[PDB]
C1' cells in the first nucleotide's frame, strides 16, 4: 500500500413481528 | 419501535505481507 479477521455505525434490501 | 439475515460505505482493532 495491500490482504484477511473482529467490531461499531451508517444507508439499501430481503424476512419476521 | 423493532428484530434477524444480506449487501454497500465509513471508522476502529488485531493478524499477515
Nucleotide at each position: 500500500c495491500c490482504c484477511c479477521c473482529c467490531c461499531c455505525c451508517g444507508g439499501g434490501g430481503g424476512g419476521g413481528g